Notes
The PDB entry is titled "Stm1 bound vacant 80S structure isolated from wild-type". Solved structure of RNA (25S rRNA, nucleotides 3 to 419; 5.8S rRNA, nucleotides 1 to 158) from Saccharomyces cerevisiae, 575 nucleotides shown. The 2022 paper behind the entry is "CryoEM structures of pseudouridine-free ribosome suggest impacts of chemical modifications on ribosome conformations". The source organism's lineage runs through Eukaryota, Opisthokonta, Ascomycota, Saccharomycetales and Saccharomyces. The entry also models magnesium and zinc ions.

Context: one part of a larger RNA, bound to proteins that are not shown
RNA sequence: UUGACCUCAAAUCAGGUAGGAGUACCCGCUGAACUUAAGCAUAUCAAUAAGCGGAGGAAAAGAAACCAACCGGGAUUGCCUUAGUAACGGCGAGUGAAGCGGCAAAAGCUCAAAUUUGAAAUCUGGUACCUUCGGUGCCCGAGUUGUAAUUUGGAGAGGGCAACUUUGGGGCCGUUCCUUGUCUAUGUUCCUUGGAACAGGACGUCAUAGAGGGUGAGAAUCCCGUGUGGCGAGGAGUGCGGUUCUUUGUAAAGUGCCUUCGAAGAGUCGAGUUGUUUGGGAAUGCAGCUCUAAGUGGGUGGUAAAUUCCAUCUAAAGCUAAAUAUUGGCGAGAGACCGAUAGCGAACAAGUACAGUGAUGGAAAGAUGAAAAGAACUUUGAAAAGAGAGUGAAAAAGUACGUGAAAUUGUUGAAAG
RNA sequence: AAACUUUCAACAACGGAUCUCUUGGUUCUCGCAUCGAUGAAGAACGCAGCGAAAUGCGAUACGUAAUGUGAAUUGCAGAAUUCCGUGAAUCAUCGAAUCUUUGAACGCACAUUGCGCCCCUUGGUAUUCCAGGGGGCAUGCCUGUUUGAGCGUCAUUU
Numbered sequence: 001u002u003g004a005c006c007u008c009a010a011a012u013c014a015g016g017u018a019g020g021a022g023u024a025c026c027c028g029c030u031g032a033a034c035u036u037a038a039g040c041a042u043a044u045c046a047a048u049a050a051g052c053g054g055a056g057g058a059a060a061a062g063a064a065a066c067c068a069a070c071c072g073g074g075a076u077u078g079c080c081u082u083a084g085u086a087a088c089g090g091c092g093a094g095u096g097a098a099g100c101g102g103c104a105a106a107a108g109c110u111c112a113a114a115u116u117u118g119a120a121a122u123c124u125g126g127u128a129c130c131u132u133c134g135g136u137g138c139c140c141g142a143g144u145u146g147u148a149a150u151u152u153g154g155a156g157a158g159g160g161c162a163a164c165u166u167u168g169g170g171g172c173c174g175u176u177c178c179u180u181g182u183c184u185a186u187g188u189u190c191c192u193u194g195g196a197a198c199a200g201g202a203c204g205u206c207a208u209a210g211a212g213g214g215u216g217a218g219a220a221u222c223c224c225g226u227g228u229g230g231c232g233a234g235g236a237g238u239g240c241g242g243u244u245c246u247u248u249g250u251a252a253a254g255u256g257c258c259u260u261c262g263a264a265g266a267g268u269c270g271a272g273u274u275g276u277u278u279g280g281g282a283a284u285g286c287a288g289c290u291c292u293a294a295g296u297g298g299g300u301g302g303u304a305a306a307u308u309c310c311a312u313c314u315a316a317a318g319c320u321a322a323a324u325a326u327u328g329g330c331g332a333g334a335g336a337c338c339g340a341u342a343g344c345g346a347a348c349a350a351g352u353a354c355a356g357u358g359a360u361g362g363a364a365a366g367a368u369g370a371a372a373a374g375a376a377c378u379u380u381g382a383a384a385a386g387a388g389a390g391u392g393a394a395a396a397a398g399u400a401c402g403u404g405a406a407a408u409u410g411u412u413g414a415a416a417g
Numbered sequence: 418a419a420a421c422u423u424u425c426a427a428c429a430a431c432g433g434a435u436c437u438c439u440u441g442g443u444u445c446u447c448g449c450a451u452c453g454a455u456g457a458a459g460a461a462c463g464c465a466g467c468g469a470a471a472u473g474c475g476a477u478a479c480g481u482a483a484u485g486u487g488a489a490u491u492g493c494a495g496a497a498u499u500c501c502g503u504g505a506a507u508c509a510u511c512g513a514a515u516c517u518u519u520g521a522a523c524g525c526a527c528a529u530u531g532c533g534c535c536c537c538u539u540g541g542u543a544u545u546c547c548a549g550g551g552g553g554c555a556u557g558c559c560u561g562u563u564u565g566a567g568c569g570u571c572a573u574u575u
Stems, first nucleotide, its partner, number of pairs: 002572002005569001006567006013561006020452001025056001026054004036043001040090001066073002077104004087095002108319003111265001121147001122142002125139006156261006164254003173241002177235007187203001188219001189202004204221002206210001212224003270291007297314005329449007337442002354361002366438002374401001377388004402436001408430008417421001459519003462475003466493002481513001484509002486506001524532002533554009
C1' cells in the first nucleotide's frame, strides 16, 4: 500500500417525522393602561386584557425531601367549609391563603441503579415464508463509553437452611355497548255552520298511546309519529355456556427464620445579592450573577441568630384512570327567554350588498290566498293603464299583495273666520 | 257670497305601526372526541338542457361508484318497456374513487398562468434540439445504507 477506530459530512440513498388550522376549556412565557385610592407616585386594576409558544378530550397535578404537633393523619384533583379569617397593605384604599373536619372520586407505581461474566442472555433494519396492528428464520447493523434479566426504600439483594400456595394465552355464536333498519291500537258515522270541519251537537272506540307535527279553521281516534314490545343488520382490546394449543412444565411469583449487606440523582441542595412575585411578615415562590455542600445527613417544622435536642419526610430522575373545566366542534333534549326597530350583525342568495388603499367597518330586507284559481274575453288608449267581465269565501286579498294605526294629503259634507 | 285657512267625520291616499303568526335567535342541561405533508382550514377559477346567487361539486365537475329504499323529479323541456325491477329519485346512506389552480405548500419563482433539471416513453432523418404523455426534484430532524473527509488516530507493510 492495506485494514480498522473516532469525529465530521454528502446523497432526489431506505423508511419515517415536524410545520399549518382550530383554540370554549388547558400548560407556559410575556405583559399594560383606563380604573379605585374622591388628587397621586407605592398600592389597586392584575400576577388581568392584548402579544407569543405548546397540548388533549380533557389538560395539568399526582403517589410526600407532605400536613402536623394529635390518641396523629396519609398521592393528586374538585365541591362544602375553613374565611373575607391568619396575614399583607401610603396598616390607607384595598388585598388575602392554608392545615383540620364532611363529601365526590379513588390506584397505584417506574428508573439511576449491583459482575450475566460459565452465554449481550437485548434491540432497530433488510430479506424469505406465514397466523400480517404481528410471528419465525437468516444476514448486516446498534450496543460493553452497557442493551436485557433482578432491585426502587413500602423496600430489597447475596448466602444458608424445616416448608407449602399459585400455572398463562388464541377464534366462534348470544351477551356489555355503539350505529341503524323494520313491524306493532282505535270513527274519517249522522245532523248544523262554513269555501274548506279539524267547529258545535249526538252516538261510539282505543288509551303502558290525550307528547308533538301535518292535513283547506281547536284532530288521541285521517296521516306521520307517540306508548309498549318483537324481529333484524353492521361494528367495540370483553364480565360468561361451550371450543382447543395439552411433558404450555423440576418455568415464574409469593410466604418462615438466621447471617452479611443494604449502592438511593451536584453547579444541585444550601447561601449571599438583585429583580419579580406572594397572604408569606429580618425574603412565599421563581429567575439572573457570585459562592458552593454533606453522607445517624439533607430538607421542612410560617420572627433573624448561636447552642442543645425532638418530630417528620427522603429532593436535585420518571409514568399514571376517575371525581374537575369546556361562549369551539359533533349530536341530542329542554325553557315562567325574544318575537322581525326584538332575538346573534344576520329568521331572507349575511359576514351578503356596500364603504375604505388598507387594517377593518358592515346594513336593509319575513307574511296574496286553502289552492295561482295570478284576472280568459270585450271596449277605450300609441302604450302604461282604465272601464267592464271573470276567478276567489273575500280583490275592503291583484305580486306596489294578511291586518293596515298616526303624522301628512285629496275629495265630499258640516261649521266658523 | 266664494276662494282660502282651521276642526271633525266618511271614503280614497301616503306610510308601515298594531294584532296574530315563526324552518330564526338566546339560555340551560345531557352525551361524544374526530383537522392537516395519505396535503387541512382558507382562496381563486370553473362545472347544470335552459342558473346570477345560495347550496353542491371538481375536467369522472349541482356529480361517479357502492348500499338502502322502491317509482320519482317537476318551473318548463326531455326521458320515462326501466316501473312484479341489479331499479326512478335535487332520495337516504356512504366504506370505493375522482378531486382544476392553489394554500402549512414542498424543484425555483410569482404584481409572471414565468424558468428549470432528472427518469421512462412517443413523434419530428436525434444521447445532445424541438414537442407531446406519464413520473419525480423543498427544509429541519431521527434510525439505517452507501460513498467519503480529517497526520484526530491505531495496527500492518520489501

Source information:
Rfam match: Eukaryotic large subunit ribosomal RNA. Its Rfam clan is "LSU clan". A reference for the family is Yusupov et al. (2001), "Crystal structure of the ribosome at 5.5 A resolution", Science.